RNA sequence: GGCGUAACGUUGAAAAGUUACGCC
Numbered sequence: 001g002g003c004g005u006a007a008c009g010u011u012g013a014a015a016a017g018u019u020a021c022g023c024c
Stems, first nucleotide, its partner, number of pairs: 001024008
Other pairs, nucleotide, nucleotide, family: 009016tHS010015tWS011013tWS
């Protein structure tokens, strides 16, 4: 830095963003 997972946490509804953890 990315990805997965967890916690905190949004919307027209889902994810967004933040903070940790595991993996790369």